Entry title: Structure and assembly model for the Trypanosoma cruzi 60S ribosomal subunit. srRNA2 from Trypanosoma cruzi: 121 nucleotides with solved positions. Ions in the entry include magnesium and zinc. The sample was in a buffer at pH 7.2.

Context: bound to proteins that are not shown
RNA sequence: GGUAUCGUGAGGGUAGUACGAGGU
RNA sequence: ACUCCCAUGCCGUGCCUCUGGUUUCUGGAGUUUGUCGAACGGCAAGUGCUCCGACGCUAUCGCACGGUGGUUAGCCAGUCCCAAGACCAGAUGCCCA
Numbered sequence: 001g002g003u004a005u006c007g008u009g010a011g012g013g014u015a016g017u018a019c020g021a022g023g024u
Numbered sequence: 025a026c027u028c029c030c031a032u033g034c035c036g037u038g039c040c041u042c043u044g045g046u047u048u049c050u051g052g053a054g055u056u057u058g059u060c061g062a063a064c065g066g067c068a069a070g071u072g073c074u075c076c077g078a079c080g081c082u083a084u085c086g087c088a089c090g091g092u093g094g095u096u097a098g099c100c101a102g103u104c105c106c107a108a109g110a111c112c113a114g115a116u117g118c119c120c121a
Stems, first nucleotide, its partner, number of pairs: 001119006007112001011106003016034003020030001022028001035090005043083004051076005056069005092101003
């Protein structure tokens, strides 16, 4: 400086919701 | 009457064991007309048509799954998704005529 591999994760996205029964 | 349960709906993320659907495996069979002299075997009918049909694809028509923490339901963070134009002196392997 190549090539390759494993990662980091700033930043961005972002989702769970409702009803019912039981039990008390 | 909170906790705690147990199902379901919706949503979402998949998956295809099963079940359904799908067949140009035209797979196997049957079958119609034409045709190959005939049987066999085919063939043509723009996949001839009917039955069954694996692979595969797929359906809330099958199935699995859908998690937290911190702050003021929100909200932010996380989990989750893309992630170095966030240019990562992060690590690492190899060679550095």